[PDB]
Description:
An RNA, together with DNA: 85 nucleotides with solved positions. Among the 13 different proteins in the entry, which are not shown, are DNA-directed RNA polymerase II subunit RPB9, Transcription elongation factor A protein 1 and DNA-directed RNA polymerase subunit. The entry also models zinc and magnesium ions. The PDB entry is titled "Structure of mammalian Pol II-TFIIS elongation complex". The 2022 paper behind the entry is "Structure of a backtracked hexasomal intermediate of nucleosome transcription". The structure was determined by electron microscopy at 3 angstrom resolution and released in 2023.

Context: bound to proteins that are not shown
DNA sequence: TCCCAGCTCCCTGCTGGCTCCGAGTGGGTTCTGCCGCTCTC
DNA sequence: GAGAGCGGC
DNA sequence: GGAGCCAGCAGGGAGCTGGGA
C1' cells in the first nucleotide's frame, strides 16, 4: 500500500 | 342533347440506396502529428 | 538566441 | 464484394370535362 491506456494489423489455435 | 379531345389520376415496372455476413482464444508489432512562428528567460 | 507553447494543415 | 428489401421516378392506360355537332 490495489497498481496500469487505447486502437490498427498480422500471425496462430480449436 | 350529346360525342370527342385533353387534362386528370393510379398502377405498374425499373433503378439506386443501404445493412448484413460464426463462436472462442493465445502470440506478436507500429502508433500515439508536425512545421513553424510569435512568444518568453 | 535559445527554450518553448499553441496556431494551422 | 456481393446478395436482398425500400424509396423514387417515368411511362402508361381509364375517366372525366369543356367545345362544338
Nucleotide at each position: 500500500a490495489g497498481a496500469g491506456g487505447g486502437a490498427a494489423c498480422c500471425c496462430a489455435c480449436u